The depositors describe the entry as "Crystal Structure of phi29 pRNA 3WJ Core". Shown are 54 nucleotides from a PDB entry: RNA (phi29 pRNA 3WJ core RNA 20 mer; phi29 pRNA 3WJ core RNA 18 mer; phi29 pRNA 3WJ core RNA 16 mer). The structure was determined by X-ray diffraction at 3.05 A resolution and released in 2013. On the sample the depositors note: Chemically synthesized. Crystallisation conditions: 100mM Sodium acetate, 24-26% MPD, 20mM CaCl2, 10mM MnCl2, pH 4.6, VAPOR DIFFUSION, HANGING DROP, temperature 295K. The entry also models manganese(II) ions.
[PDB]
């Protein structure tokens, strides 16, 4: 640098409607 | 095939790998 | 900004 799992937080792949 | 479920973003931070 | 429905693309799961 690269994986793969955790915490946080975020606008959770790409598009379109709709109700607050 | 079609329906219906779960999952997908980024930034840090840690843990193991590499 | 919340929330809710669709449309598509990938993965894994159900179903006819």
């Nucleotide at each position: 640098c690269c994986c793969a799992c955790a915490u946080a937080c975020u606008u959770u792949g790409u598009u379109g409607a709709u109700c607050c | 095939u079609u329906g219906c479920c779960a999952u997908g973003u980024g930034u840090a931070u840690g843990u193991g790998g590499g | 900004g919340g929330a809710u429905c669709a449309a598509u693309c990938a993965u894994g799961g159900c179903a006819a």